Shown are 1587 nucleotides from a PDB entry: RNA (18S rRNA) from Homo sapiens.
It comes from the structure "Structure of a drug-like compound stalled human translation termination complex".
The reconstruction used 57,324 particles.
It holds a match to the Rfam family "Eukaryotic small subunit ribosomal RNA". Rfam 15.1 lists 75,755 matches to the family in 2,556 species. The family is grouped with related families in Rfam's "SSU clan". For this family Rfam cites "Crystal structure of the ribosome at 5.5 A resolution" (Yusupov et al., Science, 2001).
Taxonomically the source falls in Homo (Eukaryota, Eumetazoa, Dipnotetrapodomorpha, Primates).
Keywords: Selectively stalling, translation termination, drug-like compound, human ribosome, RIBOSOME.
Among the 77 different proteins in the entry, which are not shown, are 40S ribosomal protein S18, 40S ribosomal protein S26 and 40S ribosomal protein S12.
[PDB]
Context: bound to proteins that are not shown
C1' cells in the first nucleotide's frame, strides 16, 4: 500500500469455485508486572420480582394561641404539625410496537393553544 | 360595613372502630392570598339618542331656515351576532383600529376586602417611599399539536385495491384548541396501481452516525445527542397551563401478595439486587462537593448526576536488563558470543508523611527499606507446501491421531505423540460465529452469454428506455 | 418560452470525521493556556447526498410562438385600415407511402401429369420363390415367383437439384389457371421524424401426441413369430395395430443450431454466385442467349500478423484496462433439480412459473504427449500364418512345480 | 510370454537352510570383580550317553595367568527385507 | 532378463506456439534398417543400424615343419613272374599336395542385359570356392521383472551362549487319492535278433589309459606311457551297409514292475548309488480338444565329448555322421514398426464406467386421520367500568310554607375492555403406508456410454 | 424432441442435429 497464494491434469493454457490472508465486534480458551482512558443483562425473556432507595418544597414578605423552645401589654423572636401555593407532564430506563408511518431536511399556522419569565395594561365603565 | 363583610374546616384536644393499610368515624374548638360575599372613591361630567320647550331670520300665508334646551334611555375593555365606513399593516384579510344596534351564560369574564419593609409629611384627621403576591386581556419566551414538498429494506409462489361499517369529492352542520370525512345528514361516483398500489415479511425505532474502503461501494447503527414510542396486556378517565400520566386513579384479562376468610394491597423496560433465560454482560458501595434541575427558596431535596468497587469490551503509554573487564571469536583498531567476573543504575513490591477529595482511594511527590539463577522465571501458537521456521532424536505402525485446503500415518512419519532446537507476534495470543476488503466471484465505474454456467422457436406490440441534421458566427 | 444543467449566495444542532492552535512528561486525549499588580491570548476553518430557496452563465438537452391566420405592429372609426423582406428550415447512404419493369421449390385455392408400389382379372411357361453373415418363419402344381396385357386404389413428386432461391421462423419442388402478399433494384415522386429496442399482451410454430370426420397403397411404435445369443422380452428376418394421408379443431415443445439477439457506424484483399439497374468490342437467334466490366442489396467461399481470443478459431467472436452507439432477454462451482409445493394453461399428454433441506473439491472447456481402437492407411516376423515336416498332448518311466501327507517333507520363481 | 531338466539344484553324509538331539565359543576390546596361600585348563576308570562328548556325576590328578565372573561393547548369521539398495 | 530383434532415440542453434510442446526426425521412391536417393524453416551433428570382431567357405602361390605328412628309394614279409601287387613292416632321399597356422589375396552388386525419376536401387545371367555362412557386440527410456541363497556388495531390522553362530549324530529335501510342464523309451517287417564288413569330429587327462594274465560278466591283478600335434589315439562311434533267423500273433515288438545272486565307489549303499547276470514280462496297435518348433548341410535319425563327477546322465552345453519334404508368399490368426484419425483412457482397455436389486445410514417429500399445538387477525353474541344527557332528592342550610346546596341510585347515549363462540391465516409438529435423493460398502444382475465402444451418438 | 414397450441400464417408431466416423467424388 489501487497486492494475491494453494487446490481439477501425465504435463499445459483456461473457466470456476473451495481454502488461505487482513481488519472489525461478540463469545470463549490459555496467559497477564506497571499505568492512563473506557464499554458493560441490547441480542434469548417488553420474562417474573423479595428488601431498601429513586420527589418534594418557606421567605423580612399567604395562615402559628403546639410553653416545642424563648427575650421584656392584639401580634417579641425561633418554630414541629396542618391548611394554602407550587412542582410532581422534567429527568431516568427500555426498543416491544411502527415501512410515507416514525423520522430527516424544508416550509406554513393569514388554520391553533400556551403555567411560567420578561414588557405593556390595571380611577378609560356615570352606576 | 368600606377604618374591612360572611360561613366553614384541618392541625390540636377529646371518644372510638378494625385481624389488617399512608383506613378513617363521631363530638368540641380555630385561621386565610382557602372558600364565599361585596362597597366607596375616581365622578365634574362628556358622548350618543329621545325631545318637552325657549329663541332668532323670513313668509300675504302655507311654508321654510338657524341655535339653545329640561325630563328620560344608553355608555369601558373581554364576549356573541348583525350592519356601516375605509388608523396602521401585508405579496395576499373576511387583519388591526374606528362607527352603530344590541347581547353578555348563576355550572357566572375584568374592574386588588391580601402581605412585608422602612415610615415620613400636612393641617384628631389627611397624604406619601419601596417591595411581595395576584390579575381579564395584548405581546414575548419555552414550546406543543396538526399541515406542505422530497427521501426508506425484501418480496409478484402478493396484480389489482378501496367504497351504503367513509373509500374520493360537493353542500350544510356537529365535535374540537383550531384547518379537515373528524363525525352526521343529503348528494356525486369517485380515489389508488407495472413509475410496483394493495397484501405479506423484516435477526425494522428513525436520524446525527459506525466498521471497511484506490475510485465507486458493501454492511451496521438496541446503545449516552435529537425526535418517537411504551411502563404486565388492553381500555376508560381525574386533576392541571401541560397527561389519555402509570414511583395517579378506574375496570376487565394475566399473574402475584397478606388474611382472624370478613377483606385489604400490587406493577424494578428507575438505582442496586435476586430468579429465570441463555454462547452471552458488574457493588442491595459513598455523596449532593462538582454539573444542573425543582420549590414559597442564598438555607431544602435529587440512585438525575458525581466518586469508588467488579472490568484482558476495547484504546494510549510502557518493565522483564544496561555497562565494563576478561575468556574468546571475527571483520576490515572496531564489533559479536559466553551455566566466567565486576560493582554501577533503577523500578515492581513493602511503606511514614504530605497531597488528592464531600471524606477517601489511585496517579503525581518524597523519606524508609527493596536484585544475580538480578528464581522479582513470558506467555500464545507453530516448524511438508500455501507461509516465517528442522529431512534432529525416541515412541506409534492406516492404529491413536493430525489436518481451514492439498494432504500425513499400513515398521527408517520433514505432518501423529514426546524431547531438543527453531519461527512468529508479544502482555498479550489462539478458537467459534456475524460481517467488510480480497471479489472485475453481482460488475454504475467494471463481469459474462459460439464450444466452459448461459441469446427466449419466430415475429408483432403497449408501457419503459433511447432517439438524425438545422437558427449569432 | 418554461425547465434540466453549471456556478454563486443564503439557510442549514452539537458531538463524531477532516483539520488549525497548544510540549496532557509522550501518546490516546483535553480546550486549554502563556508572559513578568496583574497583563496577553485561544476556544479556528472545512465538509454536511438529495429536495426547497437565491443570483450569474446559456453550450448541451427537452419544450413553446404565425398556416382555416382567430398573427405581431402602429394608428383610426365592434367596423374601416395601413404595415410586417408579412409568416411553412432542410429533404437524412433514417423511415412510411406511391410508381415502374421485373424476379422467387414464398402463401392459399383449384387443376393436370408421371412412373413406381400394392391388389386384381386374364394369358404364357414352369418348380421353386423369398429372405440372410448363414438361416428359418412365410408363399407355392389348387400354379408361387418370372413374363405380357388390362384395371383399381392410395401415397409419393426421382434424375434435373447446387455450399443455388424464397420465407419472420417452422418450412418450401409435376403442369396449368385464379387470388392476395413481398423483398431487392429503378426514381430530380410524395409525407416530413412518423424511428430503434421492447415487460404486459398477441399471431405463427417440424415431428410425435390428442379429439372429430373421411381414407387406408407403402411403411410401421405396440403386438405376434423366425433366428442370433449364456440370456436377447434388442440388433437381423417374416407378418402386423395406432400412426403415416386429407378436412376441421387442439397442443406449443426440438441439437426449434450459425449451439452466435436486434437496430447502426467504421475497419484488408480477391475470385465467384443470385436478383435488379447501367455501360461496353464481338458472336447467335428472330428483345432474348453468351462475352467484358461497373453499382446496390443477398447466400456463401478463399486469403490475410486488421485486430481479437483459454485456444479451437472469427473479417466478426475486430474496433475491451486506450474499459461508455442504443436497447431486450439471460448466467454466477458441481449435484439435489427444472425435482417438491403453490398458482396457471390444457380434453389428456403436458406446458409455463419454480424452491429448499441435504450433499460435494471438483465438475468442466480448449489444446499437447503417450497409450489403446472389434478405425483407416503403409510395412514386417516360422518366438505369426500359409505349404509342409517332426512332434508334444494318449502309454510306461525320468525329472521339475502345485497339492496332500509329515517331527521336517528348507526355500526362491507363477 | 518373461515361473515349472530353472537356481548351473544329477541332495546317501558333507552340501543344508528344515526336523530330532548333543557339544563348542571361534563373546575382540574397554572397565570392574577375582587371583600365585592361585585365575583357570585338560583328563584314565566307573556311572552316564546314539557316542572312545570328563557333556555331565562319582572320583581325584593335571595345566599356572593365556583364562574366568559382572556391566559396557563387539562379532557371526544360506535370518528378515529385491517394495530400502549396489552390481549383474 | 524383458519390453525389443525390431529401428529406434537425443541435444545445439534457428523457426512455429501464452504454454505443455513441435519442426529438425518428411510428400514420394528405395532398403534388412531413421538404409539411401530426393524433397524441404530448417542447419549441422550425435548414438543405435551399418562398419567392426570371431568363424565358415577358396588359394597345387608365400613362410614352415622327426611332436605333421607325402612321394621316391633302400631293405623285409607274402603272392604269383615284373625297376609286378599289397604292407599303419623297417630305414633315409627330395618335398609341402594332403596336416598344422601365419602373412597376404579374393566379392565389389564389379561385368552384361533388363527395370527404375534413369536417381537410390531391384531382377536375371556370365565368371567364380563364394553373388544374403553363422554368431558375438548392441541405443535412449524403462520395469517396484529376478537375485540380500554368489559375494569380506550392502542400509535398516531380528538374533547373539539353553544361539537363528558353529560342530557332531540321525532324519528330511525322494514322502503318494491327484493335476500340470520340459524330456526319454516305444507301439515294430522301411523292423528286431545273431553274425560279418567298414567311416568321424570337437574336446579332456596326474587323472587319462596302452599291453599281459585272471574271470562268463561287471570287474581284478601286474607292468608301462602321457603335465600331452609326443601317450591313450590312425580316438577301428553309432545309424547305415551285407548276410542270417523271425512272420503280422501284445510276437522273438515293448522292457515297466519285481525276485535272487555277483562286482565296484565310499566313513556309511537301508528308502534299492551305480554296474552285471538269471528269472519276471505291465500299459502301449500312432494318441481327444488342443498346441510347440522349423526352410538347407536345415528338420529329423544317430552316436561321441565337456560341464556337474569319490561313485555319475533319461539333463544341459558342444561335436561330427546320415540327410529330406515344403516355401521363396501373405497380413487371415497372434504380434511388431510408421503415418493419419477418435478418445470421458494416463498404475494408461487387465482402462474407465451406467441403472435396477439386497443390506446400512441420513435428509426432504406425498399421505386417511372433517390430525394436533401455539400465535395473530377479525364477524356475531353478551358486556365490566368511566364519561355525557335525563332524572333522582338521602341530607344540609336561608326565608315565612318557598328557596339554595346536594350524595346514593336509575333511564338513555357514547367509548369500550374482557369472555363465549365461529371463520380466516402464519409458524411448528404427529402419521400406517407410498415414493425419492444422497452416502456408505469386500454384495447380486447384466454391460448402457467413452474407439465406427463392437446397432454412430445426441 | 415426442410417443409406446421392457428386470435394469435401455430398445424401437417418426422428425431433427453433428457436438460424426464425410468440409471432397468427378459428363
Nucleotide at each position: 500500500u489501487a497486492c494475491c497464494u494453494g487446490g481439477u491434469u501425465g504435463a499445459u493454457c483456461c473457466u470456476g469455485c473451495c481454502a488461505g490472508u487482513a481488519g472489525c465486534a461478540u463469545a470463549u480458551g490459555c496467559u497477564u508486572g506497571u499505568c492512563u482512558c473506557a464499554a458493560a443483562g441490547a441480542u434469548u425473556a417488553a420474562g417474573c420480582c423479595a428488601u431498601g432507595c429513586a420527589u418534594g418544597u418557606c421567605u423580612a414578605a399567604g395562615u402559628a394561641c403546639g410553653c416545642a423552645c424563648g427575650g421584656c401589654u392584639a401580634c417579641a423572636g425561633u418554630g414541629a404539625a396542618a391548611c394554602u401555593g407550587c412542582g410532581a407532564a422534567u429527568g431516568g430506563c427500555u426498543c416491544a410496537u411502527u415501512a410515507a408511518a416514525u423520522c430527516a431536511g424544508u416550509u406554513a399556522u393569514g388554520g391553533u393553544u400556551c403555567c411560567u419569565u420578561u414588557g405593556g395594561u390595571c380611577g378609560c365603565u356615570c352606576g | 360595613c368600606a377604618c374591612u363583610u360572611g360561613g366553614a374546616u384541618a392541625a390540636c384536644u377529646g371518644u372510638g372502630g378494625u385481624a389488617a393499610u399512608u383506613c378513617u368515624a363521631g363530638a368540641g374548638c380555630u385561621a386565610a392570598u382557602a372558600c364565599a360575599u361585596g362597597c366607596c372613591g375616581a365622578c365634574g361630567g362628556g358622548c350618543g339618542c329621545u325631545g318637552a320647550c325657549c329663541c332668532c331670520c323670513u313668509u300675504c300665508g302655507c311654508g321654510g331656515g338657524g341655535g339653545g334646551g329640561a325630563u328620560g334611555c344608553g355608555u369601558g375593555c373581554a364576549u356573541u351576532u348583525a350592519u356601516c365606513a375605509g388608523u396602521g399593516g401585508u405579496g395576499a384579510c373576511u387583519c388591526u383600529a374606528g362607527a352603530u344596534a344590541a347581547c353578555c351564560u348563576c355550572g357566572g369574564g375584568c374592574c386588588g376586602a391580601u402581605c412585608g419593609c422602612a415610615c415620613g409629611c400636612c393641617c384628631u384627621g389627611g397624604c406619601g417611599g419601596c417591595g411581595a403576591c395576584g390579575a381579564c386581556c395584548c405581546a414575548u419566551u419555552c414550546g406543543a399539536a396538526c399541515g406542505u414538498c422530497u427521501g426508506c429494506c425484501c418480496u409478484a409462489u402478493c396484480a389489482a385495491c378501496u367504497u351504503u361499517c367513509g373509500a374520493u369529492g360537493g353542500u350544510a352542520g356537529u365535535c374540537g384548541c383550531c384547518g379537515u370525512g373528524c363525525c352526521u345528514a343529503c348528494c356525486a361516483u369517485g380515489g389508488u396501481g407495472a413509475c410496483c398500489a394493495c397484501g405479506g415479511g423484516u435477526g425494522a425505532c428513525g436520524g446525527g452516525g459506525a466498521a471497511u474502503c484506490a475510485g465507486g461501494g458493501u454492511u451496521c447503527g438496541a446503545u449516552u445527542c435529537c425526535g418517537g414510542a411504551g411502563a404486565g396486556g388492553g381500555a376508560g378517565c381525574c386533576u392541571g397551563a401541560g397527561a389519555a400520566a402509570c414511583g395517579g386513579c378506574u375496570a376487565c384479562c394475566a399473574c402475584a401478595u397478606c388474611c382472624a376468610a370478613g377483606g385489604a394491597a400490587g406493577g424494578c423496560a428507575g438505582c442496586a439486587g435476586g430468579c429465570g433465560c441463555g454462547c452471552a454482560a458488574a457493588u442491595u458501595a459513598c455523596c449532593c462537593a462538582c454539573u444542573c434541575c425543582c420549590g414559597a427558596c442564598c438555607c431544602g431535596g435529587g440512585g438525575a448526576g458525581g466518586u469508588a468497587g467488579u472490568g484482558a469490551c476495547g484504546a494510549a503509554a510502557a518493565a522483564u536488563a544496561a555497562c565494563a573487564a576478561u575468556a574468546c571469536a571475527g571483520g576490515a583498531c572496531c564489533u559479536g558470543u559466553a551455566a566466567u567476573u565486576g560493582g554501577a543504575a533503577u523500578g515492581a513490591g513493602u511503606c511514614c508523611a504530605c497531597u488528592u477529595u464531600a471524606a477517601a482511594u489511585c496517579c503525581u511527590u518524597u523519606a524508609a527499606c527493596g536484585a544475580g539463577g538480578a528464581u522479582c522465571c513470558a506467555u500464545u501458537g507453530g516448524a511438508g507446501g500455501g507461509c516465517a521456521a528442522g529431512u534432529c532424536u525416541g515412541g506409534u505402525g492406516c492404529c491413536a491421531g493430525c489436518a481451514g485446503c492439498c494432504g500425513c500415518g499400513g515398521u527408517a512419519a520433514u505432518u501423529c505423540c514426546a524431547g531438543c532446537u527453531c519461527c512468529a507476534a508479544u502482555a498479550g495470543c489462539g478458537u467459534a460465529u456475524a460481517u467488510u476488503a480480497a471479489a472485475g466471484u453481482u460488475g454504475c465505474u467494471g463481469c459474462a452469454g459460439u464450444u466452459a454456467a448461459a441469446a427466449a422457436g419466430c415475429u408483432c406490440g403497449u408501457a419503459g428506455u433511447u432517439g438524425g441534421a438545422u437558427c449569432u458566427u | 418560452u418554461u425547465u434540466a444543467c453549471u456556478u454563486u449566495g443564503a439557510a442549514a444542532a452539537a458531538a463524531u470525521u477532516a483539520g488549525a492552535g497548544u510540549g496532557u512528561u509522550c501518546a490516546a486525549a483535553g480546550c486549554a493556556g502563556g508572559c513578568c499588580c496583574g497583563c496577553c491570548u485561544g476556544g479556528a476553518u472545512a465538509c454536511c447526498g438529495c429536495a426547497g430557496c437565491u443570483a450569474g452563465g446559456a453550450a448541451u438537452a427537452a419544450u413553446g410562438g404565425a398556416a382555416u391566420a382567430g398573427g405581431a405592429c402602429c394608428g383610426c372609426g365592434u367596423g374601416a385600415g395601413g404595415c410586417c423582406a408579412u409568416g411553412a428550415u432542410u429533404a437524412a447512404g433514417a423511415g412510411g407511402g406511391a410508381c415502374g419493369g421485373c424476379c422467387g421449390g414464398g402463401g392459399g385455392c383449384a387443376u393436370u401429369c408421371g412412373u413406381a408400389u400394392u391388389g386384381c382379372g386374364c394369358c404364357g411357361c414352369u418348380a421353386g420363390a423369398g429372405g440372410u453373415g448363414a438361416a428359418a418363419u412365410u408363399c407355392u402344381u389348387g400354379g408361387a415367383c418370372c413374363g405380357g396385357c388390362g384395371c383399381a386404389a392410395g401415397a409419393c413428386g426421382g434424375a434435373c437439384c447446387a455450399g443455388a432461391g424464397c420465407g419472420a421462423a417452422a418450412g418450401c419442388a409435376u403442369u396449368u389457371g385464379c387470388c392476395a402478399a413481398g423483398a431487392a433494384u429503378g426514381u430530380u415522386u410524395u409525407c416530413a421524424u412518423u424511428a430503434a429496442u421492447c415487460a404486459a399482451g398477441a399471431a405463427c410454430g417440424a415431428a410425435a401426441g390428442u379429439c372429430g370426420g373421411a381414407g387406408g397403397u407403402u411403411c410401421g411404435a405396440a403386438g405376434a413369430c423366425g433366428a442370433u445369443c449364456a440370456g436377447a422380452u434388442a440388433c437381423c428376418g417374416u407378418c402386423g395395430u395406432a400412426g403415416u394421408u386429407c378436412c376441421g379443431a387442439c397442443c406449443a415443445u426440438a441439437a426449434a443450431c450459425g449451439a452466435u439477439g436486434c437496430c447502426g457506424a467504421c475497419c484488408g484483399g480477391c475470385g465467384a454466385u443470385g436478383c435488379g439497374g447501367c455501360g461496353g468490342c464481338g458472336u447467335u437467334a428472330u428483345u432474348g442467349a453468351c462475352c467484358c466490366g461497373c453499382c446496390g442489396g443477398g447466400c456463401a467461399g478463399c486469403u490475410u500478423c486488421c485486430g481479437g481470443g483459454a485456444a479451437a478459431c472469427c473479417a466478426a467472436a475486430g474496433u475491451c484496462u486506450u474499459u461508455g452507439g442504443g436497447u431486450u432477454c439471460c448466467g454466477g462451482g458441481g449435484g439435489g433439480a427444472g425435482u417438491a409445493u403453490g398458482g396457471u394453461u390444457g380434453c389428456a399428454a403436458a406446458g409455463c412459473u419454480g424452491a429448499a433441506a441435504c450433499u460435494u473439491a471438483a465438475a468442466g472447456g480448449a489444446a499437447u504427449u503417450g497409450a489403446c481402437g472389434g478405425a483407416a492407411g503403409g510395412g514386417c516376423a516360422c518366438c505369426a500364418c500359409c505349404a509342409g515336416g517332426a512332434g508334444u498332448g494318449g502309454a510306461g518311466c525320468c525329472u521339475g512345480c502345485g497339492g496332500c501327507u509329515u517331527a521336517a517333507u528348507u526355500u526362491g520363481a507363477c | 510370454c518373461a515361473a515349472c531338466a530353472c537356481g548351473g539344484g544329477a541332495a546317501a553324509c558333507c552340501u543344508c537352510a528344515c526336523c530330532c538331539g548333543g557339544c563348542c565359543c571361534g563373546g575382540a576390546c574397554a572397565c570392574g570383580g577375582a587371583c600365585a596361600g592361585g585365575a583357570u585348563u585338560g583328563a584314565c576308570a566307573g556311572a552316564u550317553u546314539g557316542a572312545u562328548a570328563g557333556c555331565u556325576c562319582u572320583u581325584u590328578c593335571u595345566c599356572g595367568a593365556u583364562u574366568c565372573c559382572g556391566u559396557g561393547g563387539g562379532u557371526g548369521g544360506u535370518g528378515g527385507u529385491g517394495c530400502a539398495u549396489g552390481g549383474c | 532378463g524383458u519390453u525389443c530383434u525390431u529401428a529406434g532415440u537425443u541435444g545445439g542453434u534457428g523457426g512455429a506456439g501464452c504454454g505443455a510442446u513441435u519442426u529438425g526426425u518428411c510428400u514420394g521412391g528405395u532398403u534388412a534398417a531413421u538404409u539411401c536417393c530426393g524433397a524441404u524453416a530448417a542447419c549441422g551433428a550425435a548414438c543405435g543400424a551399418g562398419a567392426c570382431u570371431c568363424u565358415g567357405g577358396c588359394a597345387u602361390g608365400c613362410u614352415a615343419a622327426c611332436u605333421a605328412g607325402u612321394u621316391a628309394c633302400g631293405c623285409g614279409a607274402c603272392c604269383c613272374a615284373g625297376c609286378g601287387g599289397u604292407c599303419g613292416g623297417c630305414g633315409u632321399a627330395a618335398c609341402u599336395u594332403c596336416u598344422u597356422a601365419g602373412a597376404g589375396g579374393g566379392a565389389c552388386a564389379a561385368g552384361u542385359g533388363g527395370c527404375g525419376u534413369u536417381c537410390a536401387g531391384c531382377c536375371a545371367c556370365c565368371c567364380g570356392a563364394g553373388a544374403u555362412u553363422g554368431a558375438g557386440c548392441a541405443a535412449u527410456a524403462a520395469c517396484a521383472g529376478g537375485u540380500c541363497u554368489g559375494u569380506g556388495a550392502u542400509g535398516c531390522c531380528c538374533u547373539u551362549a539353553g544361539a537363528u553362530g558353529u560342530c557332531c549324530g540321525g532324519g528330511g529335501c525322494u514322502g503318494c487319492a491327484c493335476g500340470c510342464g520340459c524330456g526319454c523309451u516305444a507301439c515294430a517287417c522301411u523292423g528286431a535278433c545273431u553274425g560279418g564288413c567298414u567311416c568321424a569330429g570337437c574336446g579332456u587327462g596326474u587323472c587319462c589309459u596302452a599291453c599281459g594274465c585272471c574271470g562268463g560278466c561287471a570287474g581284478g591283478c601286474g607292468c608301462g606311457g602321457g603335465u600331452a600335434a609326443c601317450c591313450c589315439g590312425u580316438u577301428g562311434a553309432a545309424c547305415c551297409c551285407c548276410a542270417u533267423u523271425c512272420g503280422u500273433g501284445a510276437u522273438g515288438g515293448g522292457g515297466a514292475u519285481c525276485g535272487g545272486g555277483g562286482a565296484u565307489u565310499g566313513c556309511a549303499a537301508u528308502u534299492a548309488u551305480u554296474c552285471c547276470c538269471c528269472a519276471u514280462g505291465a500299459a502301449c496297435g500312432a494318441g481327444g480338444a488342443a498346441u510347440u518348433c522349423c526352410c538347407a548341410g536345415u528338420a529329423a535319425g544317430u552316436g561321441c565329448g565337456g560341464g556337474u563327477c569319490a561313485u555319475a546322465a533319461g539333463c544341459u552345453u558342444g561335436c561330427g555322421u546320415u540327410g529330406a519334404u515344403u516355401a521363396a508368399g501373405u497380413c487371415c490368426c497372434u504380434g511388431c514398426c510408421c503415418u493419419u484419425u477418435g478418445u470421458a483412457c494416463a498404475c494408461a482397455c487387465c482402462g474407465c464406467c451406467c441403472g435396477u436389486c439386497g443390506c446400512u445410514a441420513c435428509u426432504a417429500c406425498c399421505g386417511a386421520u372433517u390430525g394436533g399445538a401455539u400465535g395473530g387477525u377479525u364477524u356475531a353474541g353478551u358486556g365490566a367500568g368511566g364519561c355525557c344527557c335525563u332524572c333522582g332528592g338521602a341530607u344540609c342550610g336561608g326565608c315565612c310554607g318557598c328557596u339554595g346546596a346536594g350524595a346514593a341510585g336509575a333511564c338513555g347515549g357514547u367509548c369500550g375492555a374482557a369472555c363465549u363462540u365461529g371463520a380466516c391465516u402464519a409458524u411448528c409438529u404427529a402419521g400406517a403406508g407410498g415414493a425419492a435423493g444422497u452416502a456408505a460398502a469386500a454384495g447380486u444382475c447384466g454391460u448402457a456410454a467413452c474407439a465406427a465402444g463392437g446397432u454412430u451418438u445426441c | 424432441g415426442u410417443a409406446g414397450g421392457u428386470g435394469a441400464a435401455c430398445c424401437u417408431g417418426c422428425g431433427g442435429a453433428a457436438g460424426g466416423a464425410u468440409c471432397a467424388u468427378u459428363a